[PDB]
The RNA, together with DNA, has 372 modelled nucleotides. The depositors describe the entry as "Co-transcriptional histone H3K36 methylation complex containing RNA polymerase II elongation complex, Set2, and the upstream nucleosome. (temp130, type A)". Method: electron microscopy, resolution 4.28 A. The entry became public in 2025. The reconstruction used 15,255 particles. The entry also models zinc and magnesium ions.
Context: bound to proteins that are not shown
RNA sequence: UCCUUUUGUGCGGCCUCGA
DNA sequence: ATCAGAATCCCGTTTTCGAGGCCGCACAAAAGGACGAAGACAGCACAAGCACCGCAAAAACGCACGAACGCGCAGACCCCCGCGAAAAAACCGCCAAGGGGAAAACACCCAAGACACCAGGCACGAGACAGAAAAAAACAACGAAAACGGCCACCACCCAAACACACCAAACACAAGAGCTA
DNA sequence: CCATCTTTGTGTTTGGTGTGTTTGGGTGGTGGCCGTTTTCGTTGTTTTTTTCTGTCTCGTGCCTGGTGTCTTGGGTGTTTTCCCCTTGGCGGTTTTTTCGCGGGGGTCTGCGCGTTCGTGCGTTTTTGCGGTGCTTGTGCTGTCTTCGTCCTTTTG
DNA sequence: AAACGGGATTCTGAT
Numbered sequence: 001u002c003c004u005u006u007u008g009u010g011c012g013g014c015c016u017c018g019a
Numbered sequence: 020a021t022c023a024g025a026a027t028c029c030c031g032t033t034t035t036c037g038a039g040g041c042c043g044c045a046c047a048a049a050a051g052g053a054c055g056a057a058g059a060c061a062g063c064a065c066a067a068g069c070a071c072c073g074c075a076a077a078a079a080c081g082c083a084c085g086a087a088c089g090c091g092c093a094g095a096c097c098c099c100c101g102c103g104a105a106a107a108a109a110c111c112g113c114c115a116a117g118g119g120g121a122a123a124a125c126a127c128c129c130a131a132g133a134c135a136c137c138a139g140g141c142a143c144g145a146g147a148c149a150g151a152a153a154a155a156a157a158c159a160a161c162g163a164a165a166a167c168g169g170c171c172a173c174c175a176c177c178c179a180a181a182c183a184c185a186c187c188a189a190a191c192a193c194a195a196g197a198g199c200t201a
Numbered sequence: 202c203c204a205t206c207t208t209t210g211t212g213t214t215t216g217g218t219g220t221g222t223t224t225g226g227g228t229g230g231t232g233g234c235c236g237t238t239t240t241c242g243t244t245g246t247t248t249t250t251t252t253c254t255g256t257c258t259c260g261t262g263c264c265t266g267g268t269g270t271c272t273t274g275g276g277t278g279t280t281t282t283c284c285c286c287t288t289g290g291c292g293g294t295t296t297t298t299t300c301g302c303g304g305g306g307g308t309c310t311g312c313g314c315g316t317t318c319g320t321g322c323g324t325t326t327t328t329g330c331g332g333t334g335c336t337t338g339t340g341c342t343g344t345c346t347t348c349g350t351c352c353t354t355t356t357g
Numbered sequence: 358a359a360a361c362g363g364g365a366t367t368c369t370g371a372t
Stems, first nucleotide, its partner, number of pairs: 009045011020372002023369012047356116164239033
C1' cells in the first nucleotide's frame, strides 16, 4: 500500500494392448 | 355341427471382459417486411423583362452684324485779316529784415457733471394667411398738335458823326469808434 | 447795454474831360404766320395676374432710471510770438509798336456716316432614347417519392 | 447375420 485468482463437452468411426 | 388337435408359419432377443489413442463431426441459408436516409421534382424566395417619367438636340421666331443706296459735310487751295508774340521801359507791390510792444496761447491744478453701461419694461412693426384691387397687356378710335415747307416783312447789325454821363483828382465834412459813467 | 466829448479817416460833392452812349439811314435775314401731313397721345373695354389691404400673434428693439468716472471746463501766472510800422530790394505785371504765324472765308470733290434690309446666330416646344422599379419569371431549394440496413420466416 | 423358442392362423380328422 500492495498482492489476486479457478475447470470441461457429446456422439460415432477406426486402429491397437492384455486375456 | 363342435371343441379340440396339430400342422406350417412368422416374430423376437441375443451375440466375453477391461483399457488406450486419434480423427471427424455437431441445422443451413435463403427470402421478404419494417424504420432511417437519399434523388428527382416543384416550391419559396429572390432575380430579370418590360414599361413609364423624364432630358438632350433640332426647328421656329426674333436679335444682331454686315451690305448697299444715298447724301452732306470735311478737306484743300489761295487770300486776307488779325490775334498773338517779342522787346523795351516803367511803376508798384510784395518779400525780407529790424525793432518796439502787448495781448494771448500754454502748462498746471482742482472740481463737476454728462456719457456710457446695465437693467428693466413696453409697445410696435414683422411675418404669415386670407380676402380684395386694380395694374398690366392687348386692341381699336379720334384727333390735338408737332415737324416741315414756303412766303413775307419788320427788326437788329453796321458805319459815321456827336455830345453829355461817368470817370479821376481833389476837396472838406461828420459817423461812430476810442475811453470813461451810470 | 447806451450815452457824450473828442478824433479821425473815409463818405460825399464838385470841376474837367474823354470815352461811351445816342441819332440817322441802309440791308439782309431771322423769325412770325399759315397750311398740310401724319405720328403719337389719350381715352375706352376685357382677362389674367400679382400685388395690395387687413387681421392676428409676438419677438425684440426703443425708451427710461441709476452710478460713477473720467473727461473736459475754469482760473492763474508766465513767455512768447503775432501786430504795427518802417525801410529797401527787386522782381514782375502793365503798356505801346511792329511783325508775322495762324485761323476764317469762298467754293468744288467726294467718301465716310446714316438709314433700310438681308442672312446668320441666339432662346423656347417637340420627339424619342435612357434609366429603374413594377410585373413576370426563376436559383436555389425541401418535398415528395424512392433506396437502404437489419430483423424475422422456414423446406427438406 | 445366423440360432433358437414362443406364439399365432389356418385347418383337419374325428366324436